This is an experimental structure of RNA (U1 snRNA; 145-nt RNA), together with DNA, with 274 nucleotides shown. The structure was determined by electron microscopy at 3.6 angstroms resolution and released in 2021. The entry has 21 different proteins, among them U1 small nuclear ribonucleoprotein 70 kDa, Small nuclear ribonucleoprotein Sm D2 and DNA-directed RNA polymerase II subunit D. An Rfam search finds the family "U1 spliceosomal RNA" in it. For this family Rfam cites "The uRNA database" (Zwieb, Nucleic Acids Res, 1997). Rfam's curators write: U1 is a small nuclear RNA (snRNA) component of the spliceosome (involved in pre-mRNA splicing). The sample was in a buffer at pH 7.5. The 2021 paper behind the entry is "Structure of a transcribing RNA polymerase II-U1 snRNP complex". The PDB entry is titled "Structure of a transcribing RNA polymerase II-U1 snRNP complex".
Context: bound to proteins that are not shown
RNA sequence: AUACUUACCUGGCAGGGGAGAUACCAUGAUCACGAAGGUGGUUUUCCCAGGGCGAGGCUUAUCCAUUGCACUCCGGAUGUGCUGACCCCUGCGAUUUCCCCAAAUGUGGGAAACUCGACUGCAUAAUUUGUGGUAGUGGGGGACUGCGUUCGCGCUUUCCCCUG
RNA sequence: CCGACAGGUAAGUAUUAACCGGAGAGGGAACCCACU
DNA sequence: AGCGGCCCTTGTGTTCAGGAGCCAGCAGGGAGCTGGG
DNA sequence: CCCAGCTCCCTGCTGGCTCCGAGTGGGTTCTGCCGCT
Numbered sequence: 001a002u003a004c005u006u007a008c009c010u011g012g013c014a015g016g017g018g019a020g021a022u023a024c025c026a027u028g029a030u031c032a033c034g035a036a037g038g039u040g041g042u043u044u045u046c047c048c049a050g051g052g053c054g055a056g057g058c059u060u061a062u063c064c065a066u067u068g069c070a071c072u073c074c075g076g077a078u079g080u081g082c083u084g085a086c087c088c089c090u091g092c093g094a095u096u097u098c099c100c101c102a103a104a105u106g107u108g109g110g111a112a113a114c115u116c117g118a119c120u121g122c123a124u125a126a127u128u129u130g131u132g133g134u135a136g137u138g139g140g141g142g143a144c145u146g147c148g149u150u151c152g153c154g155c156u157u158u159c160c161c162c163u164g
Numbered sequence: 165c166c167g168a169c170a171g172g173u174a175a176g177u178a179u180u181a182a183c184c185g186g187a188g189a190g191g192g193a194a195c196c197c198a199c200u
Numbered sequence: 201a202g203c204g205g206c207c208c209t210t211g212t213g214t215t216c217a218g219g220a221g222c223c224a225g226c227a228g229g230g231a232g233c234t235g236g237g
Numbered sequence: 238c239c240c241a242g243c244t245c246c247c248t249g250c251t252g253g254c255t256c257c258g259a260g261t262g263g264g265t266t267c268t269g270c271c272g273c274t
Stems, first nucleotide, its partner, number of pairs: 001179011013121003020044002025040003050089003056083003060079005095113006138163006146155003191268010201274006218257020
C1' cells in the first nucleotide's frame, strides 16, 4: 500500500437555448415489399436567448493645413458617451481518458465520464422573505352640537368648499 | 426500529518476515504409422 | 461413501503368430518269467 | 512240463512347449465403472 466485515463522522432530487418545417441518416420495426409516429442526428425559418467581429454612422474639444468662387452631403488623426448590418457558437468556468490535424512536449478538433457552482423545475402560495391581516380607507378653511377644561385643547354631532 | 450511495478515522481478517549457496524435482505401457 | 467384481454378448464360442523342431505321456505290442494243472 | 496271465521293456504316436533379425524417429490413446453394503 490493496480487498473484505463492523462502529463512528459528513450530504437535497431532474436536467443543459425553445417553438415550427425536415424529401434525407440512424433506430438496419416480429410475419412473405413497407409503417406512421416517436426517440437520437442532419437540413431549414424564427421570439432573438446571450455573446464574438466593429465595417458604417451620431455628439463635442485638442492638434495640423487652408484666403479657398460654391450651389449632389464629405480635409487627416487622437480622446468622451453611443449605436450598429452582415458573418460565426447554440452557452459553461475547472479536472480525467481514447483517436486524429499539427509549425509534432505547445497551439486544436471528434467522443464521453462523473465531480463544484446557488442556472432552472418541483418540496416554493401551508408558520421564516419568492402570493399579504403593512388595505390606500385622509387632511384642511368657513358655518354648525354637547361633556371636561389650564380656554391652548381631548372626545363627540352636522352642511358647503380646496386638497389626494 | 433500519434508506441508499460517495469520502475519511478506528478494530479484525485476507497479500510477505531469514535455505538464499547449487543445478536435472522427468511419467510408464500398449497400439499404429514411417525410415534404414 | 468405499469395497468387489468382471463386459466378452453363443451362460456353450473361433484362430487373440501360426508353423516348424524337442520332449513328456500314454496306448500298443512282443519277450520273458512263473505259479497253476 | 505246457501255459495264460503278469511283468517288464521298447515303438510309435499324440500332444504340449519354445523360438521366430538389428535399429531409429514421430504419433494417439490409456492408466475403470458400476453394484452393493